[PDB]
Context: one part of a larger RNA, bound to proteins that are not shown
RNA sequence: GCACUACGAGUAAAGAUGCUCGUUACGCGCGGCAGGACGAAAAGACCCCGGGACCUUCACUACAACUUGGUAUUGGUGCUCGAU
RNA sequence: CGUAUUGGGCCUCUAACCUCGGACCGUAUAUCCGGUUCAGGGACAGUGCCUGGUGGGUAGUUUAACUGGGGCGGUUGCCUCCUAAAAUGUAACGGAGGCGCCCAAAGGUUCCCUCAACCUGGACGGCAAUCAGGUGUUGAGUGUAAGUGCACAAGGGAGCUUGACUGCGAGACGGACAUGUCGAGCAGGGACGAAAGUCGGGACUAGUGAUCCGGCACCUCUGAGUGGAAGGGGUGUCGCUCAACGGAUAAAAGGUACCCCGGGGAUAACAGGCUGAUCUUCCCCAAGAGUCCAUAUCGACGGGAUGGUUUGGCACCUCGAUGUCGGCUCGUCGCAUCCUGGGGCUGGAGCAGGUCCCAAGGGUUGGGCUGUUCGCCCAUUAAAGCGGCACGCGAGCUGGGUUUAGAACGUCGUGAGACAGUUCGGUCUCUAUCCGCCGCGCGCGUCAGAAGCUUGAGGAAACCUGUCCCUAGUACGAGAGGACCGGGACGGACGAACCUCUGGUAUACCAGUUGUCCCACCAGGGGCACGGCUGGAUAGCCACGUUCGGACAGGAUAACCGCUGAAAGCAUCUAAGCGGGAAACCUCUUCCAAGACCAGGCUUCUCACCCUCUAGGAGGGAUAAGGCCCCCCGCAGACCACGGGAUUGAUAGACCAGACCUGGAAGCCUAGUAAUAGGUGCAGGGAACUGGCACUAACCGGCCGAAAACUUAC
Numbered sequence: 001g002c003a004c005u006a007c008g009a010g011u012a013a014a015g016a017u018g019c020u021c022g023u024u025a026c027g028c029g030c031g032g033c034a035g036g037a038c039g040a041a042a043a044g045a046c047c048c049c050g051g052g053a054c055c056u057u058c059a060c061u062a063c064a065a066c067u068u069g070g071u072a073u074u075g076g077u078g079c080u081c082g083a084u
Numbered sequence: 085c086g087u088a089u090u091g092g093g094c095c096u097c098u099a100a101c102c103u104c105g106g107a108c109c110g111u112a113u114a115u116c117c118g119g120u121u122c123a124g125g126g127a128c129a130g131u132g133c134c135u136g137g138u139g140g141g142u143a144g145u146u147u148a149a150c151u152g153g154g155g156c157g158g159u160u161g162c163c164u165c166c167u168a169a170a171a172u173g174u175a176a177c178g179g180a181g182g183c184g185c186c187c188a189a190a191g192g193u194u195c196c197c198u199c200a201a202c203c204u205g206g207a208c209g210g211c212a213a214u215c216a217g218g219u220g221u222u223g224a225g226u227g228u229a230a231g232u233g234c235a236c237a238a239g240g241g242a243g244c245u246u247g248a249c250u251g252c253g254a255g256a257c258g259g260a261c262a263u264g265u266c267g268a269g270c271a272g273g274g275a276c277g278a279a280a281g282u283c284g285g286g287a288c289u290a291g292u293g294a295u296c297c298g299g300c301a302c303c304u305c306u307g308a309g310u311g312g313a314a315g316g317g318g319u320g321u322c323g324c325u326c327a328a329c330g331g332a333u334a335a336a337a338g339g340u341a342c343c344c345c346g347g348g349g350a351u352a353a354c355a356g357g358c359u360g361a362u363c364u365u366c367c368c369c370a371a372g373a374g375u376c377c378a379u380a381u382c383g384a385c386g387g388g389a390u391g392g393u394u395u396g397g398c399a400c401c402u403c404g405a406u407g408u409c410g411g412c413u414c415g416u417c418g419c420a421u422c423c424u425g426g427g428g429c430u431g432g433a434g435c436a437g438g439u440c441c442c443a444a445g446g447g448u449u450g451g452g453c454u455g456u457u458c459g460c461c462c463a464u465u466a467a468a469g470c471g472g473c474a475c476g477c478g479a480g481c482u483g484g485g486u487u488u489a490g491a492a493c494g495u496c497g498u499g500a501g502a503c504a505g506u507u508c509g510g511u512c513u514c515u516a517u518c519c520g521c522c523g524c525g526c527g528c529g530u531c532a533g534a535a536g537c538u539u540g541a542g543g544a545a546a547c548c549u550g551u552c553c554c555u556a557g558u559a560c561g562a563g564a565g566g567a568c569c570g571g572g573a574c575g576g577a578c579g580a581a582c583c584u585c586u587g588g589u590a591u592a593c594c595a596g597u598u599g600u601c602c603c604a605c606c607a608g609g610g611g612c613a614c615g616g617c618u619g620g621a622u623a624g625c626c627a628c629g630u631u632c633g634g635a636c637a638g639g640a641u642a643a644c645c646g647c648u649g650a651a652a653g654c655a656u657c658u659a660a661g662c663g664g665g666a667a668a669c670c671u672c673u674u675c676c677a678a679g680a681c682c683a684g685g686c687u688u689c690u691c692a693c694c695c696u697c698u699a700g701g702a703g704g705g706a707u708a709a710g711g712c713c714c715c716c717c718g719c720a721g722a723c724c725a726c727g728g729g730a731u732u733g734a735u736a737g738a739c740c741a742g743a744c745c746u747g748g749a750a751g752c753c754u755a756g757u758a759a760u761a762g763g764u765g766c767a768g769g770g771a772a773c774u775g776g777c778a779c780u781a782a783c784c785g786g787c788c789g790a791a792a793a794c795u796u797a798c
Stems, first nucleotide, its partner, number of pairs: 002018002006023005026527008035519003039514002047348006053340004059145005065138003069134005075097002078094004101125003105122006148160003157177001161183006184329001185227001186286002191245007199223001201219005225234002228291001230289003249272004255266003261330001274283003297323007305316002355402001356400001357398003361395001363391001365389004372382002409484001410482003414476001415473005422447003425442006449463005492506002494503003528679001532690007542676004548576007560565001578633005586627004593620005598613006637671003644664004693705005710788004715729004735781003739776004744770003751764005
């Protein structure tokens, strides 16, 4: 995905409506109950692998900012400290 | 201290430059802006260019693998031995060990010799120091672990000397790749030894590292128009725990439970399965306890199994989902038995106890504490049994903690956070396709068609006990104490039926009463306000109410007790036979049941009119018995069905009557001013229960519906 889609004991990718043995079971409907059909819903959040994002700092490398000197903007006269 | 040094430290002056200082003008309106002037700072500050420091304020990034799930642990190369199954090679978080050195002599040559250990004698001197003698073939010794070897030396002693050279290399060794190993022989010039002859480090196998970049010495290389130089070249040689050691960068640390995305049952937590250390339940030999005595009862050290139910080991099915502990409701199964039942052995006077055997029909309370499982406790009974069924059951329910996002306490971490440590609140989705189950219908065969009544193969339902009085204060027992068996009376739970007594209910019953609106108004009435609210109930349905149920008896059995009896002159419940023995099994109680396909049995009713195709059967039409549709109804009811009735009639409705419920109508009259009371009066009103009456409604009505036959004895 398909259908005139039982069950007991078994058989296996270790829990079978769909396989083996066996038991039960007229065909088709309506009103009710929800155990099962690993029922429906969202490519599992919990784990790991790989890749992102944010965060912290005495992890690395940079930047802004702050801060120190020289130099140009840059003028005049006076005291004071030194290496041919 | 005077002679020469060009840069620092300090004080001054005004013109650069600065002042969100005052006053004027551009200006009519201007806290903008520009200019003049006055007044203060001033060679500072600010700003260009280079540079040193602080710098999670902002930005891009990293944080291994191995792993019997990951993290915490330990390891990541080389050498040896065993595993390694006699060529080599051959894994694991298998078992033992070593290495990231050392030697200027511990090499070469020539020569010389040969231990340890034991015994016998010697001042210190002894179990061991040095000397002498004897035995002594490898047990001593070989730098650094083991193995392989070395007694001929590779062990030790002695003389000389640096081949721990240069230029070469015929060929092999195993390897995916490059790394790794040995080598005869040639030439130069040496070392040792007279010669023959040996020497390209160490008795052997571990003492280490690619690429790129760069440094140092030397060279008959090159040299940007030419000569040089610089630079670039060639031989030798040097610079890395790159140890995660075949070395992704020369330059790297942590959480995300505020998370996101691609993957995986390869790989985790809960489930199933394999296994059986652990657990439980047994059994095996039997040293001791028990007054003596292994079995009355416990049984020391050990030995052999059943169950897969706790804690465990394997990852084989399910990460494009297997939803989770208790509780509530509802079952079903096993017996390793709590009582209820029947036996036996006792260190069994009896009651009462201990142990073993058979037995699964029924039952197994209510409360306090912790969410709890588990566990403790409170009051009776016979007991308050042990377990399985995806630790039963969220497409039946409850969210108390565990497992989301806050905040806090304590601890760890300086930090972002975490801690099977603690405290508070925190969305549980789904209209039933199939299987199954509980009920009810339509169709179809039962061999002519209908109707009434029944046998039962075969199934389901239930299966519980206590107290008291007799026997008898007897049996028994010193006393205390105190029976078996068999009868009699009274109770608990559970289930079924029922409404006559008691109770619950009563949406068209009665009475009172608050508010409001309405019927012209008084009186009298109505609608509405949970039936407006209050006090009352006929019927029907139910329990707290009324009755009844739990067998007796029979058959065959388990545990056990036996009678008659050889094998096997005896004995024995047995191998031939015959017997007793329980809520266990079969009938016996109630209910379903002939779709039981062997489709049962006994009865009554009709057992007859046509046409067509072609005469072989079949089809169509018209009928009897009966059934169905429509109609009035019910205590029958989801619908259907079921039960009665249809004028030859009481099915329903109404009327009358009764029972019953309710409680004293309106009008009138009387007393009272009044609000109210008394007489007419067991008054008035009224559904469900019972009887009579055709007054109303069930009608001049439609549809389905009957022998293909044959064979055998009578």

Shown are 798 nucleotides from a PDB entry: RNA (23S rRNA, nucleotides 2242 to 3120) from Mycolicibacterium smegmatis. Among the 50 different proteins in the entry, which are not shown, are 50S ribosomal protein L22, Small ribosomal subunit protein uS14B and Large ribosomal subunit protein bL21. The PDB entry is titled "HWS19 strain WT mycobacterial ribosome". Released in 2025, the model rests on cryo-EM data to a resolution of 3.26 angstrom. An Rfam search finds the family "Bacterial large subunit ribosomal RNA" in it. Clan: LSU clan. A reference for the family is Cannone et al. (2002), "The comparative RNA web (CRW) site: an online database of comparative sequence and structure information for ribosomal, intron, and other RNAs", BMC Bioinformatics.